[PDB]
Solved structure of RNA (licT mRNA antiterminator hairpin), 29 nucleotides shown.
Context: bound to proteins that are not shown
RNA sequence: GGAUUGUUACUGCUACGGCAGGCAAAACC
Numbered sequence: 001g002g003a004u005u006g007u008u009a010c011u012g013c014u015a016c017g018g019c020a021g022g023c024a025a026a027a028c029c
């Protein structure tokens, strides 16, 4: 990287409820 988990920056979106991006990590591939 891929993936899997996590998240409080900050961002993009909105239904403006949040949600996803990003970011990070010692699985695993």
Base pairs, nucleotide, nucleotide: 001029004025005024006023007022010021011020012019013018
The PDB entry is titled "Structure of the LicT Bacterial Antiterminator Protein in Complex with its RNA Target".
NMR data were recorded at pH 6.8 and 303 K.
On the sample the depositors note: licT mRNA antiterminator hairpin mutated in apical loop and basal stem to increase stability. Obtained by in vitro transcription and chemical synthesis.
Released in 2002, the model rests on solution NMR data.